This is an experimental structure of RNA, with 20 nucleotides shown. The structure was determined by solution-state NMR and released in 2007. It was solved together with Translational repressor. Schubert et al. published it in Nat.Struct.Mol.Biol. in 2007: "Molecular basis of messenger RNA recognition by the specific bacterial repressing clamp RsmA/CsrA". The entry is an ensemble of 10 models.
Context: bound to proteins that are not shown
RNA sequence: GGGCUUCACGGAUGAAGCCC
Numbered sequence: 001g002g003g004c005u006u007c008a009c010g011g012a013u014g015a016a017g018c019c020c
Base pairs, nucleotide, nucleotide: 001020002019003018004017005016006015007014
Other pairs, nucleotide, nucleotide, family: none
């Protein structure tokens, strides 16, 4: 940097897990 999944009454360009 890229792919997938999960958590989140949360007001934050949110959070966590798996793989390269």